An RNA structure (A-riboswitch) from Bacillus subtilis, in which 69 nucleotides are resolved. It holds a match to the Rfam family "Purine riboswitch aptamer". It comes from the structure "Structure of the U65C mutant A-riboswitch aptamer from the Bacillus subtilis pbuE operon". The 2010 paper behind the entry is "Riboswitch structure: an internal residue mimicking the purine ligand". The structure was determined by X-ray crystallography at 2.8 angstrom resolution and released in 2010.
[PDB]
RNA sequence: GGCCAGUAUAACCUCAAUGAUAUGGUUUGAGGGUGUCUACCAGGAACCGUAAAAUCCUGACUACUGGUC
Numbered sequence: 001g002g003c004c005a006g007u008a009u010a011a012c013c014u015c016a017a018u019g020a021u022a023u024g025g026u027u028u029g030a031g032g033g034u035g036u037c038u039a040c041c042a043g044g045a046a047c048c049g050u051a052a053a054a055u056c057c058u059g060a061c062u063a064c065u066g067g068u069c
Base pairs, nucleotide, nucleotide: 001069002068003067004066005065006064007063008062009039012032013031014030015029016028017027024048025047033040035061041059042058043057044056045055
Other pairs, nucleotide, nucleotide, family: 009035tHS010033cWS018026cWW020024cSS020053tWH021024cSS021050tSS021052tWH022049tSS022051tWH025054tWS035038tWS035039tWS037062cWS049050cHS
């Protein structure tokens, strides 16, 4: 390094700005997580009778550990 398996982190959370509108649901900062290396996204359902808010499902990367080659 490959393939299984596992641990870390929930590909998550918090806060502040900001843009949309059922052909839409954005784009940035900071903070926590610790995976303080790196990563923090994507797609699909649902939902909101048009307002400013919001549920869920599935899929990785990286660093380690074990077995194996």